Shown are 609 nucleotides from a PDB entry: RNA (18S ribosomal RNA, nucleotides 1246 to 2090) from Plasmodium falciparum 3D7.
The structure was determined by cryo-EM at 2.3 A resolution and released in 2025.
NCBI's taxonomy places the organism under Eukaryota, Sar, Alveolata, Plasmodiidae, Plasmodium falciparum.
It comes from the structure "Single particle cryoEM structure of the Pf80S ribosome in the POST state (nrt with P- and E-site tRNA)".
Among the 73 different proteins in the entry, which are not shown, are 40S ribosomal protein S15, 40S ribosomal protein S28e and 60S ribosomal protein L32.
The 2025 paper behind the entry is "Integrated structural biology of the native malarial translation machinery and its inhibition by an antimalarial drug".
The sample was in a buffer at pH 7.4.
An Rfam search finds the family "Eukaryotic small subunit ribosomal RNA" in it. Its Rfam clan is "SSU clan".

[PDB]
Context: one part of a larger RNA, bound to proteins that are not shown
RNA sequence: UGACGGAAGGGCACCACCAGGCGUGGAGCUUGCGGCUUAAUUUGACUCAACACGGGGAAACUCACUAGUUUAAGACA
RNA sequence: UUGGAUGGUGAUGCAUGGCCGUUUUUAGUUCGUGAA
RNA sequence: UGAUUUGUCUGGUUAAUUCCGAUAACGAACGAGAUCUUAACCUGCUAAUUAGCGGCGAGUACACU
RNA sequence: GUACUUGCU
RNA sequence: GCUUCUUAGAGGAACAUUGUGUGUCUAACACAAGGAAGUUUAAGGCAACAACAGGUCUGUGAUGUCCUUAGAUGAACUAGGCUGCACGCGUGCUACACUGAUAUAUAUAACGAGU
RNA sequence: AAAAUAUGCU
RNA sequence: UGCAUACUUUUCCUCCGCCGAAAGGCGUAGGUAAUCUUUAUCAAUAUAUAUCGUGAUGGGGAUAGAUUAUUGCAAUUAUUAAUCUUGAACGAGGAAUGCCUAGUAAGCAUGAUUCAUCAGAUUGUGCUGACUACGUCCCUGCCCUUUGUACACACCGCCCGUCGCUCCUACCGAUUGAAAGAUAUGAUGAAUUGUUUGGACAAGAAAAA
RNA sequence: UUUUUUCUGGAAAAACCGUAAAUCCUAUCUUUUAAAGGAAGGAGAAGUCGUAACAAGGUUUCCGUAGGUGAACCUGCGGAAGGAUCAU
Repeated sequence: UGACGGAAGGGCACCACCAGGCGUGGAGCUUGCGGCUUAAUUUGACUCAACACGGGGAAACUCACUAGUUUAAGACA
Repeated sequence: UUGGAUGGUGAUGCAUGGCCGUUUUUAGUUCGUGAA
Repeated sequence: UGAUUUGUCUGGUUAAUUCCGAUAACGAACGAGAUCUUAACCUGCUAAUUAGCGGCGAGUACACU
Repeated sequence: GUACUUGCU
Repeated sequence: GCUUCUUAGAGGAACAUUGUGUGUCUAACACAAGGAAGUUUAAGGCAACAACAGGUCUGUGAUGUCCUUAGAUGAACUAGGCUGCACGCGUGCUACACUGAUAUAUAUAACGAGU
Repeated sequence: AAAAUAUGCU
Repeated sequence: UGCAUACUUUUCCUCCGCCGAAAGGCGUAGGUAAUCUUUAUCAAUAUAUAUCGUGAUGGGGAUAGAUUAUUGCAAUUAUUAAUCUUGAACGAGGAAUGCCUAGUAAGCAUGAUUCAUCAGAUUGUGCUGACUACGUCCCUGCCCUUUGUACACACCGCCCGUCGCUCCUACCGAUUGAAAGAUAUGAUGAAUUGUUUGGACAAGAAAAA
Repeated sequence: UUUUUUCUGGAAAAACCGUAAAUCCUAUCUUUUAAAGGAAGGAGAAGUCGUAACAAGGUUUCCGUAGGUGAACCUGCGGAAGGAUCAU
């Protein structure tokens, strides 16, 4: 000097409470993430400040993953 | 032939740029000269 | 001596160091402040394309002088 | 003058 | 004949405006009125200094270092997945009615978006 | 850089 | 039917008139757009009259097969989609917990983005226009001042001690512990100065010849 | 070619005071050192249990003393502010 204090004194805010209400978790369903066996269920992000976010409503590409199949499209001396 | 690179959604955001999200829609931050 | 401190504050007020004021401070810069679009009134401004107002050209049924 | 039509200004 | 009306070019209009008050009579705040406009008339955006070892090298031929290339870590092609589920948490969607379930129709806007 | 029509082969 | 080639423009929104319950299909008006959708007017909460009159009910729609058409070469993992059958929870809501002060909460829809097809996503637009403020610091989170700090990777800080494990150093320790030294006393006592006792002999003094 | 006595000088050997090595016993001291067991300190590792202190550290802290408890520690008595009070 700063930070912190079950220290004091002031001020502010509905991501705080209250003059008062409107929902979620109480009802079933989509979606993302965690997690769940993952030939692969590609992956980053994990309190506010990850999880309908990566403008991500993916039958082909997207596709970075897997069973794989091709290609030379390996410039130049 | 052989020598020999581009390319790469391969690793590293704890090597970086830029952008952004937070502290943060608040009221704070700094300088010249003087003074302690 | 120094890290540093003051300016940048006791107090009042607030949209906020926003101002008033007290003041070893005086004076500055950023931030705050400010600007503009949206609905809004007028400028009988400026006028009509793809818009509106009419007027009459013939009326389709009704009133009436 | 009225609802519905035609065209110019 | 014409351009207030469908509208925008521009400008003006709203500055505690005027008084009755609160205030150290300075800064600040109320009432009432005109007015569309008196909490800046409201809603929109720009966000200082400093910081996080916050996210992104998977947006870029923005990018260093390391690594790889014929059995490619380049490209294309077939098929496959994130849509599956003991569960959990959100974002969210449709109910529990008679303030509603149902059939008729008038009065319906604006940002829009279009070869 | 997109449908369908016709022609030729089939 | 397939391959190559020549011809117009189909490749957006679409109105209309027909076909199909619908989904959707066929042919054209118009628009590169205040001109056509559509705009003298496109949604829903309406509306007024009517069936019902709170009976897990007719509410409600989790829930199936059968399909029909479109999008796309490809829809199986029933993409999307009209039709009939299918009939869960739900009587206003656990521990917990979110958002919000005026044409705005909420309800209701709807435009745009991604889009060949797919909103239950995001962003905008509007209608119906509500129960309750001119505030407070009680929680939570910030800002300022004072204050205390042993914190400064800054209270998710720092930090104490016992008890476990390992190593090292030192201490107490029975063992009448051990060893080596050094002193002191006592006992024994080599060698030896001195004195004494000695006495191998070595030399003298006497005699015999 | 021999004998006695005497004089000194005198070597072994012995004794006694003294000088006194050396050995042994005893005692003491010094140094080093073994040891069952006990009890500390230091260092190490992400070990276990709690939260004692630093903020009024959540019971202000600390001193002397005494008792108690798994541990930090708790409590009584009397003190100090190095206190959280320089103050009707």